Notes:
An RNA from Escherichia coli, together with DNA: 97 nucleotides with solved positions. Released in 2023, the model rests on cryo-electron microscopy data to a resolution of 3.8 angstrom. The source organism's lineage runs through Bacteria, Pseudomonadota, Enterobacterales, Enterobacteriaceae and Escherichia. Protein in the same entry: DNA-directed RNA polymerase subunit alpha, DNA-directed RNA polymerase subunit omega, DNA-directed RNA polymerase subunit beta and DNA-directed RNA polymerase subunit beta'. Bound small molecules: 7-DEAZA-7-AMINOMETHYL-GUANINE (PRF). The reconstruction used 51,824 particles. The PDB entry is titled "Cryo-EM consensus structure of Escherichia coli que-PEC (paused elongation complex) RNA Polymerase plus preQ1 ligand".
[PDB]
Context: bound to proteins that are not shown
DNA sequence: CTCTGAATCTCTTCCTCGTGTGGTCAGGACG
DNA sequence: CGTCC
DNA sequence: GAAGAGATTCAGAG
C1' cells in the first nucleotide's frame, strides 16, 4: 500500500508527520507527494 | 535567667550575545 | 562476547 | 573577592 506486493524517480523512500501509484504472486508500466548525530570545560577575541 | 539585639557561618549571584580556537570516561581483564 | 571489577 | 542575606548561635541584661 484498496489489503497483500512492487514501484521511476529528485540520498533515503508502506509512518517521519507521512502519501500516491499501479497490479494478483511478483516484479514492471508511470506522474503527483518530505528533513539528519553535536555534549561539557578552559584559552582568546569581537561588539 | 531567659531571651535582646548581635556576632558567626553557611548560600546565591555577580549581562549578553555572537567569533573563532584547542583539550576530554568508566573500567582491565577474564572464563 | 557479555560482564564483573 | 564582595556582597548582601538568612539560618545559628549567643549572652549580658532589665
Ligand atoms: N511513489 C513511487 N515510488 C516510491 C514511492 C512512492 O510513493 C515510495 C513511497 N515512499 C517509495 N518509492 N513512484
Nucleotide at each position: 500500500g484498496c489489503a497483500g506486493a512492487g514501484g521511476u524517480u529528485c540520498u533515503a523512500g508502506c509512518u517521519a508527520c507521512a502519501c500516491c501509484c499501479u497490479c494478483u504472486a511478483u516484479a514492471a508500466a508511470a506522474a503527483a507527494c518530505u528533513a539528519a548525530g553535536g555534549a561539557c570545560c578552559a584559552c582568546a577575541c569581537g561588539a